[PDB]
Context: bound to proteins that are not shown
RNA sequence: UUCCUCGUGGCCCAAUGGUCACGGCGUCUGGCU
RNA sequence: CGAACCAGAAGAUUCCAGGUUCAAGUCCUGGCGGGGAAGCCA
Numbered sequence: 001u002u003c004c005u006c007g008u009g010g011c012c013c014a015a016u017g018g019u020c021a022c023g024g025c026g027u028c029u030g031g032c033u
Numbered sequence: 034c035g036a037a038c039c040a041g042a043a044g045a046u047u048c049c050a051g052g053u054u055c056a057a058g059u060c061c062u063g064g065c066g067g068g069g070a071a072g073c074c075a
Stems, first nucleotide, its partner, number of pairs: 001071007010025003018055001027042005048064005
C1' cells in the first nucleotide's frame, strides 16, 4: 500500500435482520447443620 | 441430595459518520483501531 476479518459493560464473550442486547470474570450484599 | 454452587445488586456510546429497511449489534459505503493475507512456504 491493496484485500479479508474482528470491534458489544472495567475484562471475555452470545445473538436467524424482528421488541434499547444472553452469559461469565472483576466488584458489592447474603447463604454451607 | 456436592459451596468447582446458589440468591440478590450493580455495570450498556453494541468503535465513529451516514445510508438500506416497516425494523440494524446484525445488511451497505467510508473512517479508525486490533489481527490476518497478498507470484514460486505450508
TRNA(ARG): 75 nucleotides with solved positions. Released in 2001, the model rests on X-ray diffraction data to a resolution of 2.2 A. Rfam match: tRNA. For this family Rfam cites "The tertiary structure of tRNA and the development of the genetic code" (Hou, Trends Biochem Sci, 1993). By type it is a transfer RNA. About the family: Transfer RNA (tRNA) molecules are approximately 80 nucleotides in length. Rfam 15.1 lists 5,335,975 matches to the family in 14,413 species. Its Rfam clan is "tRNA clan". Primary citation: Delagoutte et al., EMBO J. (2000), "tRNA aminoacylation by arginyl-tRNA synthetase: induced conformations during substrates binding". Crystals were grown from: 2.0 M (NH4)2SO4, hexanediol, pH 7.5, VAPOR DIFFUSION, HANGING DROP at 277K. It comes from the structure "CRYSTAL STRUCTURE OF THE ARGINYL-TRNA SYNTHETASE COMPLEXED WITH THE TRNA(ARG) AND L-ARG". Keywords: RNA-protein complex, aminoacylation, Arginyl-tRNA synthetase, ligase, LIGASE-RNA COMPLEX.